Source information: Shown are 95 nucleotides from a PDB entry: RNA, together with DNA. The entry is indexed under RNA polymerase II, promoter escape, de novo transcription, TRANSCRIPTION. The entry also models zinc and magnesium ions. It comes from the structure "RNA polymerase II early elongation complex bound to TFIIE and TFIIF - state b (composite structure)". The 2024 paper behind the entry is "Three-step mechanism of promoter escape by RNA polymerase II".

Context: bound to proteins that are not shown
RNA sequence: ACACCCAGCCGCAA
DNA sequence: TCTGCTGGCCCTCGCTGTCAAAATTGCGGCTGGGTGTGAGGACGAA
DNA sequence: TTCGTCCTCACAC
DNA sequence: TTTGACAGCGAGGGCCAGCAGA
Numbered sequence: 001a002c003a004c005c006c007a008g009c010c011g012c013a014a
Numbered sequence: 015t016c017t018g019c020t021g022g023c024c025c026t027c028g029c030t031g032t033c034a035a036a037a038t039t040g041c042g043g044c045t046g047g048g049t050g051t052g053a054g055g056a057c058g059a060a
Numbered sequence: 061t062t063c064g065t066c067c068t069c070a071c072a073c
Numbered sequence: 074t075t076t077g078a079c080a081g082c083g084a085g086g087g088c089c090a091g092c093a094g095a
Stems, first nucleotide, its partner, number of pairs: 005047010015095022048073013
C1' cells in the first nucleotide's frame, strides 16, 4: 500500500 | 354551662392504567434503502 | 423558422 | 405475549369544629 454501507428477516450451529 | 348532629378535613382503602424486561455465541442466506412531478432539453414534421 | 412530440432533473410530499 | 411493581383515581372511616337545643 487493501476492499466490501446499513437495516430487516430467515434458516442453522453448540 | 352541657348534649350531640353535622360539613368538612384528614386519612385510609381497593382498584385500575401504565412500564419495562424477557440465556450466551457463532455462521449462512435473502430482501430493501421513495416516488411523482413542474419544468429543463431534445426531436420530427411541416 | 414553427408546431407538435419524446426524455427526464431536481423538487414536493 | 406475560407479569410483578409502580403511581394515580375513585371511594370510604373517624374526628374536629360550629351550631341548636336544654